[PDB]
RNA sequence: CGCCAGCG
RNA sequence: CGCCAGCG
Numbered sequence: 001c002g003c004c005a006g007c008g
Numbered sequence: 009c010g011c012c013a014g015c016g
Base pairs, nucleotide, nucleotide: 001016002015003014006011007010008009
Other pairs, nucleotide, nucleotide, family: 004013cWW005012cWW
């Protein structure tokens, strides 16, 4: 950096 | 965008 669980 | 895991 890409993907991606969750939270704000 | 941030906080916090996973994968490439």
Shown are 16 nucleotides from a PDB entry: RNA. It was solved by X-ray crystallography to 2.3 angstroms. Primary citation: Jang et al., Biochemistry (1998), "Structure of an RNA internal loop consisting of tandem C-A+ base pairs".